An RNA, together with DNA: 16 nucleotides with solved positions. It was solved by solution NMR. The 2003 paper behind the entry is "NMR Studies of DNA Single Strands and DNA:RNA Hybrids With and Without 1-Propynylation at C5 of Oligopyrimidines".

[PDB]
RNA sequence: AAAGGAGGA
DNA sequence: CCTCCTT
Numbered sequence: 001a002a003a004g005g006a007g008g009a
Numbered sequence: 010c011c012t013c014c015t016t
Base pairs, nucleotide, nucleotide: 002016003015004014005013006012007011008010
Other pairs, nucleotide, nucleotide, family: none
């Protein structure tokens, strides 16, 4: 680059 | 709803 996952609220 | 690191 472009997309996914996770955390906070 | 928002910002974070990973390929």